RNA sequence: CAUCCGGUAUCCCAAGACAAUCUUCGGGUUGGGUUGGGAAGUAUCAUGGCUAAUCACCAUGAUGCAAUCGGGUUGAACACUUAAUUGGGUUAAAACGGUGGGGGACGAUCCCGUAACAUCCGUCCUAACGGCGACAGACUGCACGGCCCUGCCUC
RNA sequence: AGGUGUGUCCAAUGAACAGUCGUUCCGAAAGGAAG
Numbered sequence: 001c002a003u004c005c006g007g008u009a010u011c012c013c014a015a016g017a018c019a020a021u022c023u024u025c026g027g028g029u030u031g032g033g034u035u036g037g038g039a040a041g042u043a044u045c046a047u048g049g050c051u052a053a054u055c056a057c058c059a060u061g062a063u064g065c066a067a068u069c070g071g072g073u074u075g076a077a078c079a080c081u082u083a084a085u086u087g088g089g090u091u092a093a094a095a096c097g098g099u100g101g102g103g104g105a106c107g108a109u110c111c112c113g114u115a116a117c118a119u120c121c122g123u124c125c126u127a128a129c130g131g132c133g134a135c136a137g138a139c140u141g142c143a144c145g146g147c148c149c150u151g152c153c154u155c
Numbered sequence: 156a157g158g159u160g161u162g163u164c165c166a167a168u169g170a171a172c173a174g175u176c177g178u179u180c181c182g183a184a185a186g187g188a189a190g
Stems, first nucleotide, its partner, number of pairs: 003092001004071004011038005018031005041065009053109003073167003077163004087149005095123004101112003124131002137176005151159003178189004
C1' cells in the first nucleotide's frame, strides 16, 4: 500500500567534521548536512473549573510508557488453557464527481434542509474485502484484510 | 456448515510500510527534507 484507528510531536540545543566566503586565517562569518542531548504528551485515574445538563474541553496532581502513547489485527517463540489451540496457496486494482447548508443555550445534543447519514451521497469498478477517502507523479518488493485448499474439534 | 482461546517478549508496526526514479523545498555544493 485497497498493511487499520484515535491523540500528541514533527521542533530546540550542543558538539564536531566538511565546504564556500572574508579582513580575525592559533581564525571569523555563512551553509547544509554528520553525531549527540532534549521535547511532554498519552493511557488510566483523582480533584477542580467550565455547562441548563452530560459528554467534550481546560487546570493541577498520581502511576505506566514517553517523542511517541493508547486501541485493533497478525506472525514467531514459550507458558497456560480448550470440545479443538493447523499448514499452504492466491489476491498489489479503477476510479470520476458531488454534499457537509440554515436555525437553535450552539464544539456535540434538537429541529429544518439536501441524493449527501461522516467508515457521507450518486454512478462506476471489484470474485471478495474494498476502492473512491491524509497527500502525490512513476516503477518494484512486502498480504493486515479478502478468497480457496487443508489440519484439528464438533454430526 | 461452524468453531479453532488467553498471557508475556520480539516482529509486522511506521509519526503511518519499504527501496528507487522524478518533482518541490533548504544549500554555491557533496547532500538533506517533504500528513

Method: X-ray crystallography, resolution 2.5 angstroms. The entry became public in 2018. This is an experimental structure of RNA (Lariat-capping ribozyme) with a sequence from Didymium iridis, with 190 nucleotides shown. Crystallisation conditions: 0.2 Sodium chloride, 0.1 M BIS-TRIS pH 6.5, 25% w/v PEG 3,350 or (ii) 0.2 Sodium chloride, 0.1 M HEPES pH 7.5, 25% w/v PEG 3,350. The depositors describe the entry as "Lariat-capping ribozyme (circular permutation form)". The entry is indexed under Lariat capping ribozyme, RNA.